[PDB]
Method: X-ray crystallography, resolution 3.4 angstroms. The entry became public in 2005. 49 NT FRAGMENT OF MRNA FOR L1: 49 nucleotides with solved positions. It comes from the structure "THE STRUCTURE OF A RIBOSOMAL PROTEIN L1-mRNA COMPLEX". Sample source: SYNTHESIS OF THE RNA FRAGMENT FROM THE PLASMID pUC18, SEQUENCE FROM CELL-FREE(IN VITRO) SYSTEM WITHOUT LIVING ORGANISM. Crystals were grown from: PEG 10000, MPD, KCL, NACl, pH 6.0, VAPOR DIFFUSION, HANGING DROP, temperature 295K.
Context: bound to proteins that are not shown
Formats: sequence, C1' cells, structure tokens
RNA sequence: GGGAGUGAAGGAGGCUCGCGAACUCGCGAAGCCGAGAAACUUCACUCCC
Repeated sequence: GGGAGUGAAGGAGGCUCGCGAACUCGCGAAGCCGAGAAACUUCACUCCC
C1' cells in the first nucleotide's frame, strides 16, 4: 500500500465458471485476456482526488 498516464523489469502464461459431500484435490472439448511492447506480476517518474 485508492485510481490515470507514460516508462522500464520479469514473463508464457494468467483468469473465470460446472459436476463431486468438493476451496484452491479429482473430473470438465465450458468460457475470457495472453507468448504481436502490449495477459499476469511489478517498480518509478508526472498526475488526480
């Protein structure tokens, strides 16, 4: 340690939802951004309350 923008760092993933007496365990041709700098996690500089 509320949100904007721009920059740069890591990155091939991230995230939802359904069924079983089941939180992140199993099963799921169920869906949504991503490996195009641009998903996701961050940091800093200029803001906005």